[PDB]
Context: one part of a larger RNA, bound to proteins that are not shown
RNA sequence: GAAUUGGCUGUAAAGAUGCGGCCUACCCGUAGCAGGACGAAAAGACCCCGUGGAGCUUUACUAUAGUCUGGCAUUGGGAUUCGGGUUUCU
RNA sequence: AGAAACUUGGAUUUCUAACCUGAAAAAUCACUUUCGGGGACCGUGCUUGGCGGGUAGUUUGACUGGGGCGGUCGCCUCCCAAAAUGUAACGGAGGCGCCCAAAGGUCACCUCAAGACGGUUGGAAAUCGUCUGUAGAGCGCAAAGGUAGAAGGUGGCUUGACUGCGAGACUGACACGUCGAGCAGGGAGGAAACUCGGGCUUAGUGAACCGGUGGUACCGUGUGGAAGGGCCAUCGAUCAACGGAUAAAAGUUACCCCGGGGAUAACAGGCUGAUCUCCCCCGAGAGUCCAUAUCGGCGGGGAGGUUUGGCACCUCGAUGUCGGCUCGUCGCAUCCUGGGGCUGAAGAAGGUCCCAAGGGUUGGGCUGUUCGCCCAUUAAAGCGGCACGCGAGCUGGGUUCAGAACGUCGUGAGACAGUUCGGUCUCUAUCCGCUACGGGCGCAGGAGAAUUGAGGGGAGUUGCUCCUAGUACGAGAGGACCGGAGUGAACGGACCGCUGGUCUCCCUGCUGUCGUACCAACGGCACAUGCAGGGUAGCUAUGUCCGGAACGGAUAACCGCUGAAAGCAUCUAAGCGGGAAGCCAGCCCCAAGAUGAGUUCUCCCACUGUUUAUCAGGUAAGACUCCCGGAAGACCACCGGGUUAAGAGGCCAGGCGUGCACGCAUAGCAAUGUGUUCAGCGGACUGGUGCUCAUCAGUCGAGGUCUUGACCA
Numbered sequence: 001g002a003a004u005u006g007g008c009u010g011u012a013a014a015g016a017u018g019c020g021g022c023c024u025a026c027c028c029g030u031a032g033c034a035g036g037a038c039g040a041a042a043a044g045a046c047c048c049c050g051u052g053g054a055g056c057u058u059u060a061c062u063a064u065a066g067u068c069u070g071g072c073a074u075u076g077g078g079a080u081u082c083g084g085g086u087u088u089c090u
Numbered sequence: 091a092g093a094a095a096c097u098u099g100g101a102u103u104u105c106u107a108a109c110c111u112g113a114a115a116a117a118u119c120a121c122u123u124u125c126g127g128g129g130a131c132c133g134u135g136c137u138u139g140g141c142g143g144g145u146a147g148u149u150u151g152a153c154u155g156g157g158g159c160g161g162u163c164g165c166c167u168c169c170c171a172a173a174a175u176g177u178a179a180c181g182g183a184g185g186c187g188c189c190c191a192a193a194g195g196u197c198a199c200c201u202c203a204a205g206a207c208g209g210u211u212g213g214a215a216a217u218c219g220u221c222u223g224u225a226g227a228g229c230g231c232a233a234a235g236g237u238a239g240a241a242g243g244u245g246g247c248u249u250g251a252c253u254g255c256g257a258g259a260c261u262g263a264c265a266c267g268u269c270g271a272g273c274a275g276g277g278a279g280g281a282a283a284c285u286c287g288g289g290c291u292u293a294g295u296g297a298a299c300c301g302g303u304g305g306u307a308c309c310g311u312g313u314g315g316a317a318g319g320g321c322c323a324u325c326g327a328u329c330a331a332c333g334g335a336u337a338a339a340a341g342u343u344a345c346c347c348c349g350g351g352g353a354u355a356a357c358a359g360g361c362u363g364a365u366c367u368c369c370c371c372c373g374a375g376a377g378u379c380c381a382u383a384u385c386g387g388c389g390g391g392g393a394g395g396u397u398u399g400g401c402a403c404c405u406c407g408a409u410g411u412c413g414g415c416u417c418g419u420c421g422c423a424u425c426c427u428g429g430g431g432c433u434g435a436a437g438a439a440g441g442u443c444c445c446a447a448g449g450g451u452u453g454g455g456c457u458g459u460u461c462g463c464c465c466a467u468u469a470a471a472g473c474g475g476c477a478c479g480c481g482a483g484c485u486g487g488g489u490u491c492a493g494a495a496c497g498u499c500g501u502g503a504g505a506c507a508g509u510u511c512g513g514u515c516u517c518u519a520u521c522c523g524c525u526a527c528g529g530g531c532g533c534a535g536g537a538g539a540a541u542u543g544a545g546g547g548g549a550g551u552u553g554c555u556c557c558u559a560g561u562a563c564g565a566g567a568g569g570a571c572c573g574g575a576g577u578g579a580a581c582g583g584a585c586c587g588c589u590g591g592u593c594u595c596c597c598u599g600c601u602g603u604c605g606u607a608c609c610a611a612c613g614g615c616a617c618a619u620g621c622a623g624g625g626u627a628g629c630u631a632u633g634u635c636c637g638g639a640a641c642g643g644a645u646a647a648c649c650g651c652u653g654a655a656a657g658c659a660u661c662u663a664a665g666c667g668g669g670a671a672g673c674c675a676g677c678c679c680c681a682a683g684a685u686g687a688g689u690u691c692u693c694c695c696a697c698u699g700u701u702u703a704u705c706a707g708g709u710a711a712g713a714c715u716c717c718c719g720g721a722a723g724a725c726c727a728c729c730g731g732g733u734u735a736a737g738a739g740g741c742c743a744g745g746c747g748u749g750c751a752c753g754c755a756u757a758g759c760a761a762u763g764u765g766u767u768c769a770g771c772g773g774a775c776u777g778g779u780g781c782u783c784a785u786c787a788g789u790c791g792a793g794g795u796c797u798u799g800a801c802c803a
Base pairs, nucleotide, nucleotide: 003017006023007022008021009020010019026530027529028528029527030526031525032524033523035522036521037520040516047351048350049349050348052347053346054343055342056341057340060148061147062146063145064144066141067140068139070137071136072135073134074133076105077104078103079102080101081100082099083098084097085096086095087094088093089092090091109128110127111126112125113124114123115122151163152162153161160180164186165185166184167183168182169181187332188230189289190288194248195247196246197245198244199243200242202226204222205221206220207219208218228237229236231294233292234291235290252275253274254273255272258269259268260267264333277286278285279284300326301325302324303323304322305321306320308319309318358405359403360401361400362399364398366394367393368392369391370390371389375385376384412487413485414484415483417479418476419475420474421473422472425450426449427448428445429444430443431442432441433440452466453465454464455463456462493511494510495509496508497506498505499504531683535694536693537692538691539690540689541688545680546679547678548677551579552578553577554576555575556574557573563568581637582636583635584634585633589631590630591629592628596624597623598622599621600620601616602615603614604613605612606611642674643673648668649667650666651665695794697707698706699705712790713789714788715787716732717731718730719729720728737783738782739781740779741778742777743776744775746772747771748770753766754765755764756763757762
C1' cells in the first nucleotide's frame, strides 16, 4: 500500500491481525477509555560517516586593509664641516 | 704636501617665492592683500624591508568490535599457518633504519663449548698440561635455516665493494624485488685446476618531480658561437601516515547547517551469562561434648536472566529517557496469614527446612530521587516481570538546547566528573483491545409472560480481648495447644432514617444605584446567585446497615492402616484413611447467539387470489407509531398512564422550609417598637380532585418444510 484487520503460545531480520498450532468469536452501529496498530507530525537536532558547509579562536599556513622605515619625485637659496673627483698656481 | 676655481654628494643650521595653514571687507571656493605662523618638513606618487586574526582563503590523515584518549602505519625472524606456496586479528614473542679497508678477492695454515685430575700469582670461572669431547661453540647486531672436507679462528699478497652485457628462471595486479650460467675489456690471488662483478643467507630503506657537482659534445629557434637543455655518473627524503596530495597549514561550535547510516554508539528488545542473584554436592572445623539443631574452610555442579557487561541482530524518511502520580496484572526463589518435619522443641518466645500465590502488605521527616537512613505504627510493613509496565494518561522535580554564574582546563574560541538560578510536554481515535447501550437476523407458525444453568465474573485480609484456664507444662517467673464467645480496623455493596454537606431563586435580612409619576410597596444590576442567614425533595460521606463464612468433596508437604518384594522391618510396590488461607462445590451477580439457540403456563387459528403477477394481501392473538410522565436515561433502551381515565400539570387539603407579610391601628420628636399574626410566602414532599393535555387515528403481525418411529381412530 490495499484490507474480508481476534487471544495464547511458537516461529520468523531477534517485539506477528496477516506464518504454525491451539483457543475464542453471529451481522451492523452509538457514547466513551487510551494498551497495540513498533499509532500521527518533522528523509534523528544525539552518535558515526563525507578527503560536505558555515560562525568562532590562536604563537596553524598564506596573503592582506592599516601602519612604521630607507630610497627616489614634488623639492627650492645660503653659511659650516666632512669624501673625494676635474682644471689652474708652489 | 700648501692656494684658487668647476663642484658633486652627506650631516648641523638658517632662510623663503614651492607647498600647508589662519584672521580681514566677501561664512565652502576664489581673490587682493596686511599679513601671520609652519615650511622643503608634512601630504601625496613609485619602490625597500618590519609589524599586521583588523580582514580574507584554507589546512587541521587513516585504522579503530561506535567514536575519542591510548596504541599502530615501512622493513626482517619465529609461532599462529591445518607436513606444497599463500593465508586474518588492537593474536603470541623479537629485531632494522647499521656495520666492516678489512669482518671483502684469493691463497696458505689451525679447530670449538664443557667437564675431571694436576699445578705460581689464583683459590667456582683466570693462565698452563694430559684425558674425554658432531658441536653441548663460533658465526658484528634479532631469530630461523645452514654450517667442522667450514660459512668458524690466524697469517700472506690484494682489490672483482669492477666496465660493457646478459641464456634462462624465482616473485609480484602493477611498479618493484631475487638468483644466474656464459661473452668481451681489463685486472687480483694460486705453481696449478680454478675462484673473484662485496660480505653464510635472510632486515640496514624511498617512485617520480625539482634542483647541486663532474664528464660527454646529442640539441640549441637565420647563420658561427654562447646562454639554456639532453645523455652518463652522482648529491639532496624518519616525504616513518614509510606506493610517498602543496614548496607551504592548528583548534573550536551547546549558535550550528546539509548529504547520508540501524553499514555504527546512547534507550529498549535479542543472543550470551563472564560479572549479578539464587539453589544443590562434599565435609575440614565451629556447635563444651555430636560434622550436618543451626553454621560450613578449601573445593565441585546447576538454575534464573531482574545487575554491570560482551556482541551489534530490527528500528538513526525518530521504538520519548530518570523519578513521581494513575491504573493494574503476573512469577514465587513467601514479608503476614494457612498446613507440616526437625530442633541444642518443657511452656511461652523462637530457629530452620517442606507444602502453599486466596487475600493482605500503614502514615510521615530528608532527598528529583530509585535506593537508603530516620519518626510512629503494624499480622506483615515480601522480592522480582510486565519496552528497568504505564507521557496519543498527567506531572516535568531529575539528565541531553539556547541565557547566566562559580570551581576547574584551555593563550583563545570554548570545555566538564562537576555544581548553580532560568527555560513551549502537540483541542477532534480510522482499525484492534476495553467499558457501557442499541439496531438486525437467527433460535421451522405468530404472540404475552415464568424460567433450568452449559458456562463466566465478583468475593477471599487480619487484629484485640474474653471463656476454656492461672489449667497442661514449669523449681519458679511464667504460661498453652484444641475448642467457644465478643469487639475493632481496612476494604466492598446497598441506603438517606439518624448526624452532617449541598441544595443558582424555596423563605428572610442588607447596601448602593436605576426604574414602576411621588410616599408606602416592589422589580433590575451589582456572577455566569450582588452579599449575608437558613433550607425541603433529590444527590451525598465523614453517616447508617449488611458482608468475608459454616458444611462438604478431591488434594500438597506431611501423618498413618493393611503390607510384599526381602521368612524381620517398612505409609507403597496392589489397596485404604487423615491432611491447608490453596482446588472443586457452597455465597452474591451475569448467562440459551449454550447457531448444541433449552424448559413451562397461556393466547390466536386454518382466511383470500383462473393454469397470468408464481407469493403476496384483509385480519386474529399481539405489538408499534404518537401523546403525557418517570427515584429509567447521553440516544436508544426500560417502566407507568392515555376518557371503560388520577398519568402529569393545575386546584384543594396536609407536611415541611422560612420566621410574623401587606394594609390599618397604636406608642414614640424620630430611627423603630407593639397588635391584627405560630403571620405572609412557598421548588422538587404526602393524598384527594375530571379544571388542562393525554384528541382522532395510522403502521405492523399467524397460516405453520421434509424424513423416520411410536401411539389413535

The RNA from Deinococcus radiodurans R1 has 803 modelled nucleotides. The entry has 26 different proteins, among them 50S ribosomal protein L2, 50S ribosomal protein L24 and 50S ribosomal protein L5. It was solved by X-ray crystallography to 3.3 angstrom. The work is reported in "Ribosome-binding and anti-microbial studies of the mycinamicins, 16-membered macrolide antibiotics from Micromonospora griseorubida" (Breiner-Goldstein et al., Nucleic Acids Res., 2021). The organism belongs to Deinococcus radiodurans, within Bacteria. Ions in the entry include magnesium. It holds a match to the Rfam family "Bacterial large subunit ribosomal RNA". The family is grouped with related families in Rfam's "LSU clan". Gene Ontology terms of the family: structural constituent of ribosome and ribosome.